[PDB]
Context: one part of a larger RNA, bound to proteins that are not shown
RNA sequence: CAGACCUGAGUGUGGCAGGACUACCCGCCGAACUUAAGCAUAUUACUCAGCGGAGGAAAAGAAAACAACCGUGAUUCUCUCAGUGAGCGGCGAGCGAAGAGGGAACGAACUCGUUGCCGAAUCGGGUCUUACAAGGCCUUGAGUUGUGGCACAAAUAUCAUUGUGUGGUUGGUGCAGGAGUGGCGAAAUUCAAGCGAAAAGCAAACCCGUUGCUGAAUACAACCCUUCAUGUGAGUAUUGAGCCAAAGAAGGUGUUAGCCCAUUGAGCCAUAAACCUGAGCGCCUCAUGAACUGUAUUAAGCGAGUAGCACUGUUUGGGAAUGCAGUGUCAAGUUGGCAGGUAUUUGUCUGCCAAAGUUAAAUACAGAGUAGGAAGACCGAUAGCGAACAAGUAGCGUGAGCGAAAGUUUGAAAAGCACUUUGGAAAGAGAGUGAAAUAGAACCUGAAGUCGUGACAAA
RNA sequence: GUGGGAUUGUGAAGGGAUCUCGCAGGUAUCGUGAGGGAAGUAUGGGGUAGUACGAGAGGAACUCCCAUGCCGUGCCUCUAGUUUCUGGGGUUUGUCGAACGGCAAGUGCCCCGAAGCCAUCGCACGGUGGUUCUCGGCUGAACGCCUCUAAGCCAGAAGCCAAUCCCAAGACCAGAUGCCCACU
RNA sequence: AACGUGUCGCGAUGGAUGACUUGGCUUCCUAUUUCGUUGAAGAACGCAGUAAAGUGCGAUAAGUGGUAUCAAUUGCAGAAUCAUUCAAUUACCGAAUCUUUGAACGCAAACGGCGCAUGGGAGAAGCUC
RNA sequence: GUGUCAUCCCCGUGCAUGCCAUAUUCUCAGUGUCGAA
Ligand code: PAR
Numbered sequence: 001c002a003g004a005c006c007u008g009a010g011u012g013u014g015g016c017a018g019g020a021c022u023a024c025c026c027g028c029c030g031a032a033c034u035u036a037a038g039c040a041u042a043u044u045a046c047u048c049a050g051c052g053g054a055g056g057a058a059a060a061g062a063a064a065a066c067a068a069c070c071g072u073g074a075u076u077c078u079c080u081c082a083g084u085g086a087g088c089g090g091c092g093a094g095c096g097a098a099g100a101g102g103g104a105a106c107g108a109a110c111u112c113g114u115u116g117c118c119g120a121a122u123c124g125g126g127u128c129u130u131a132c133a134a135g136g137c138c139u140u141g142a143g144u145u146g147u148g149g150c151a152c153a154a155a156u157a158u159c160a161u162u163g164u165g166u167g168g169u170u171g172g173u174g175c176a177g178g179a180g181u182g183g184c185g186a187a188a189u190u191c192a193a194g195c196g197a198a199a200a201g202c203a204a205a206c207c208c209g210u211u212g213c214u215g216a217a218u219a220c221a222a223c224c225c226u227u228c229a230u231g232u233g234a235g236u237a238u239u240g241a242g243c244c245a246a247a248g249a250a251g252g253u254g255u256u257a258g259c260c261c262a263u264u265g266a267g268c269c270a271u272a273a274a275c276c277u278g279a280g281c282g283c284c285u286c287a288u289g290a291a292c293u294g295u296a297u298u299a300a301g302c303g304a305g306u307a308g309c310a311c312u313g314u315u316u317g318g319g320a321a322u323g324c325a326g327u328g329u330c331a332a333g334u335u336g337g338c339a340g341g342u343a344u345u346u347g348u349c350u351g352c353c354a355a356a357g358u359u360a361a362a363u364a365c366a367g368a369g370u371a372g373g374a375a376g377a378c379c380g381a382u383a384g385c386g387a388a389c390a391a392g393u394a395g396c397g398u399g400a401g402c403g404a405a406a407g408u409u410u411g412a413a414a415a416g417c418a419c420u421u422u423g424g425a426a427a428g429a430g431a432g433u434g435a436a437a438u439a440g441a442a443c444c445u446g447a448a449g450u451c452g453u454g455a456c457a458a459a
Numbered sequence: 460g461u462g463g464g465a466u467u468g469u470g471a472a473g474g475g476a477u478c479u480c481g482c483a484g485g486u487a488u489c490g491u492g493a494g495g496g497a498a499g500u501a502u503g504g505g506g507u508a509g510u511a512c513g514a515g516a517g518g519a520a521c522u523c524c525c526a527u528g529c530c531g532u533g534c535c536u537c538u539a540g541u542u543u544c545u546g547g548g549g550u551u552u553g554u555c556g557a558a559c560g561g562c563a564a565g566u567g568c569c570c571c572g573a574a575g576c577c578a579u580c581g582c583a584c585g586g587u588g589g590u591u592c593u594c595g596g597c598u599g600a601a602c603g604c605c606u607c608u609a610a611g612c613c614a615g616a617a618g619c620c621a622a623u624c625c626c627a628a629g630a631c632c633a634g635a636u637g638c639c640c641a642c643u
Numbered sequence: 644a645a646c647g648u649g650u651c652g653c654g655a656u657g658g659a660u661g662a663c664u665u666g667g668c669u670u671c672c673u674a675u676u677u678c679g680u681u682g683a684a685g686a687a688c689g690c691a692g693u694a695a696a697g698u699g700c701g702a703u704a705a706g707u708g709g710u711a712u713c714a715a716u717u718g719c720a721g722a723a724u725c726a727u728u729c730a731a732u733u734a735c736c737g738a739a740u741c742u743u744u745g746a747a748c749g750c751a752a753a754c755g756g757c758g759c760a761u762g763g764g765a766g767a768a769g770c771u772c
Numbered sequence: 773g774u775g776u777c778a779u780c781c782c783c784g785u786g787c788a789u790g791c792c793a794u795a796u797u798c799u800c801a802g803u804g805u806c807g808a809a
Stems, first nucleotide, its partner, number of pairs: 003806003006802005011795007019678001024055001025053004035042001039090001065072002076104004087095002109358003112303001115151004121147001122142002124139005159294002164289004171284005176277003180271005189241001190257001191240003200214004220231002223475006242259002244248001251261002273675001308329007336353005368677001370674007378667002395402002407663001409662001416443001419430004444661001449656009460482003464478003484639006490632001494626003499529007512517001530585005538578001540576002546571005551564005587621004595613003685744003688701003692719002707738001708736004749757002758787007769776002772773001
Other pairs, nucleotide, nucleotide, family: 001808tWS002807tHS018680tWH018788tWH019683tSS022024tHS023056cWW023365cSS024364cSS025058tSS029049tWW030048tHS031047tWH032045tHH033044tHS034043cWW036092cSS041092tWW042093tWS055057cSS056364tWS057363tWH060075cSS061074cSS061360tHS062108cWS062109tHS062359tWH063073tHS064337tSS065351tHS067069cWS067350cWS068340tWS074361tWW075362tWW080100tWS081099tWS082098tHH083084cHS084097tWH086096tHS089092tHS089093tHS104362cSS105361cSS108359tWS113302cWS114152cWW115300cSS119147cHS120143tSS120146tHS129131tWH129133tWH131171cSS133285tWS140142cWH158295cWW161292cWW162291cWH163290cWW168282tWH170285cWW179274cWW185266tHS187244cSS187247tWS187263tWH188258tWS188259cHS194199tWS194235tWH196217tSS198214tWS199237cWS221469tWS222469cWH233254tSS234254tSS235237cWS247264cWS253257tWH305306cHS306331tWH306355cSS307330tWS315322cWW316318tHS331354cWW369676cWS379383cSS380664tHS381388tWS381407tHS381664tWH383388tWH384666tSS384667tSS386391tSS387391tSS390696cSS391405tHH392393cHS392403tWS393404tWH394403tHS397399tHS410414tWH410439cSS411413tHS411415tHS411436cWS412435tHH413434tWS414437tWW415433cSS415439tWW416440tSS416441tWS417431cWS418431tHS423425tHS423426tHS432440tWW433437tWH434436tHS434439tHS445660cWW446658tSS446659tHS447658tHS448657tHS454467cHS458647cWW463479cWW483640tWS491628tWH492627tWS492630tHS493627tHS498530tWS506522tWS507521tHS508520tHH509510cHS509518tWS510519tWH511518tHS513515tHS513516tHS530579cHH535537cHS535577tHS535578tWH537581cWS539577cWW542572tWS542573tWH578580cSS585586tSS586623cHS591616tWH593615tHS594614cWW598608tWH598610tWS599609tHS600606tWH601605tWH602604tHS608610cWH628630cSS679746tWS680748cWW682745tWS682746tHS682747tWS682748tWS683747tHH684745tHS689704tSS690704cSS691694tHS691697tWW698705cWH701702cWS703706cSS706739cWW712732cWW715731tSS722723cHS723730tWS751754tWS765780cWW766779tHS768777tWS771774cWW
C1' cells in the first nucleotide's frame, strides 16, 4: 500500500406500517346559542363540532397513599359521604368534591435500572434429535459503548454432592372422561249427534241430576195479497261420552283445539384444535423444589434539565396558587427527600420513598358490530325507525347533502267469470264459480265531505 | 168523477191498496197610463231713439223683427273626412321564357273612387197651463180713526206641479178585440 | 214555469274506521364474539333454460365441494334416480372458486392505457425434415 | 404437412414508499479516527 474502526449509502433476503370501524374508552383541540331577566368575569362547558389511537372493554393499578385513630393498607366500581353550617363564585347567577363506614371484585401480584458478587454463562443464524424444542453441536454474525445469572424486608447466601421428589406452562410423542357444538328423540277424540227452526234449552247456591221436563222459528226475504221459485261454506262452536298430563306452552290448521299438526321430557348419537378433569393419564427429552452435611462474610446502592422555584397561560371546590404547559432558573441525598388543604423562618411528630415497566376481576358500551336467546301494563300503517313494501330506494341539488309515497288485507280454495250476444276496442247485456261478486282483482270492512238519480215536501 | 204516472234496497209473473199530478186555457193585435224619468238655456243686432231724464256732459227699457252661443234629439240632400267595393287606373323590385294574365313584398306604393258610416267641418227640429214664494195691492176689523191681515180676496219668480216628451200593468188593466178549444 | 232549496230511498266519488301485524321501539341475558397488503370496508361490472328490480353468487358466477337431512323445486320448462351413499331438496360447515376496483402499492388514468425484469402460451413469414 | 420460429399478440409472477431485522458474512463512500506504504 493494504487493512481496521466510526459514520453514512446501494442491493438481495425475511417481515411490519398504510384503510375501514369508532357506541363505549384513551390523548389533544375546542365553540356559541343559552343562564345571569342587560352584560364583559362567570354559566352552558374542561361539553358540541375538529384531529389522532386502541380493546372486548379501555383506562387505572402494587403507595414519595390515607389519616391523626384502639389506626387503615394496589386499582376500579356501588351505596353513602353530600347539593354539603367543606369550599369556589360580578360570594351574583350558580358551582362543588375527598378521607372514613356498609359493600362488589380479588389465589394479586410482578419486571427492569441501580447496588454487591459473577462476566457471553446471552441473542440471532445454520444443523441434528419425530422438534423454526426454553435441547445438543457449530457460528464471528450481533454483543463487553454490557446480553444474561444470583441476592435486596413476603429477605436472611451460593455451590456443589448423593438420595427424595415435582413440572401437561419445555419440546416431541398418544391415551382417556367431560363440557361445548350439531343431529335425533315422548302422551291423549278428528269420539257420537247434520244442519233455516233441538249440533237447542229449563229444573233459580249445593244436591237431587248417571234424573225429569220440551219447541211462541207451522221462521225470514221490504206497501199488502196470491202463484211458482231461491237461500244456508269449513265445526277450533254446542250437547253428550271419554281420554293424556313430570307434557295446560302462548305456533299452525277453512270459526274459540291439552287429545288434527308442530311443540313441550328424560335420553340417544357424532365430534379438527382449543377449553375443563389427583396442576386428567403414560413415554422420551428438557427443566426444577425441599431436606443432607461441608461451603467466605459484610458492605454498598436504589431512576436529574428530574423534582422544586420565578413569570405567563390554562385547569380545578382547592382558596398567599389543585393539576398541567411554555420559557427562565435548576436541587438534595453525612441536619436525605415528598406528603400532612393560610404564606414565612424555625423545632418536633406522622405516613410514604417520585422522576422505568407489566398486570385478571368488580365498571362503560349515551346513534357500533358477530353468533344466539329472553322479553314488554310500549306503537299498531298520518303510529312505531326515514324505511312492516325491489327504503337510504324513487326523486331533487354543480356539490356538500336532501329524501319520500306505498300493508297486493280477493277468497277456505283461483274455483281469477268458460260460453252466447252487441261493440273496432274498451267494455255492456246474459250466463257461470263461490256461503258471499255490492268478495272481480293491487278486490276485507267502506265513514265523513261532495255529487248523480227517483220519489216527495214545499217555497 | 176522469186521465196519466209512482210505490225504485234480498227473485219472477200476476191481483189489490195507497200516494202524486193534469182536467182550460192557448195564440195574435189594438190600446189604457198608475208610477218613474224629465230640458231647454243665454247673448247680440234692428227698432224704440239720440227718445224718456238731464244745465250740459251724457243717455235707457218693454210689444215687435232678425240672428247667434251653450246644450239636447235626430239626419246624410249637399260639402268635408274615411276604402279590404284592394272598384278602375298608374308605378317599383322580384317572379311564372317574352307579350297577355297575373302573382310576391302580412293592403308594395301613388291618384281618383261608389255604397256605408260619419263633422256645429254639413243639415233639421227643440211647445202649454196652473200652484205658490218674495213683494205690491183690494176690502176690512181688532182699536168709532188708521192699517195688504186678523176672517176674506186680486195680481204674482228662470223655483214647484201638471200637460207635451221617454220607459211603461209586480200598477198584476172586470180595457177593447181576431181565431180555435173548454163550459154549455 | 225554469233555475234553486229541503227530506228520504238507491247509486257515484273519496279511502277514514274496525279487525288483522313475518315491522318498529324499549329493556335484559349468553360467548374459545371484533376486519385489512394472505388486498378489508366501500364502489363498479357481470352470472338463471326463461330473469327489469331485489336477493344470492363471481367466468366453477341464483353456485362447486363436504356433513347432516330424507322426496323435492315449482309461474312455465327441463331432469339419469324414484333413492343405503354413488345426482332430490333444504340446513350447516371444515375443502375450493372468487371479474374491474378501492389503504391500492411497477407508472398513469373522464385512457378498461403504458412499462422494466423473469417464466410461459399461440405462432399460415422465414428456415429444417 | 413434422419440428423450430423473427416482428406482432396473449398470460402468470416480481417491481410504491417508509421502517425493522438480516447478508455462508454482499458491494461501496468520507481532507471522520487510525494503521500500514
Ligand atoms: C253506501 O250506501 C254508500 N253511502 C253509497 O255511496 C254507495 O253507493 C253504496 O253503499 C253502495 O253499496 C244502505 N242500506 C245500503 C247502501 N249500500 C249504503 C247506505 O249507507 C245504507 O243505508 C248509508 C248512507 O251513508 C246514507 O247516509 C244512509 O245509508 C241513509 O240512511 C247518508 C248520510 N248519513 C247523510 O248525508 C244523509 O242523511 C243521507 O244518508 C240521506 N239519506
Solved structure of RNA (LSUa_rRNA_chain_1, nucleotides 2 to 460; SR2_chain_4, nucleotides 1 to 184; 5.8S_rRNA_chain_7, nucleotides 1 to 170) from Leishmania major strain Friedlin, 809 nucleotides shown. It holds a match to the Rfam family "Eukaryotic large subunit ribosomal RNA". The family has 88 seed sequences and 107,465 matches in Rfam 15.1. Gene Ontology terms of the family: ribosome and structural constituent of ribosome. It comes from the structure "CRYO-EM STRUCTURE OF LEISHMANIA MAJOR 80S RIBOSOME WITH A/P/E-SITE TRNA AND MRNA : LM32CS1C1 M2 OE MUTANT". Primary citation: Rajan et al., Nat Commun (2026), "A small nucleolar RNA dictates the structure and function of translating ribosomes in Leishmania". The reconstruction used 150,124 particles. The model includes bound paromomycin (PAR). NCBI's taxonomy places the organism under Eukaryota, Trypanosomatida, Leishmaniinae, Leishmania, Leishmania major.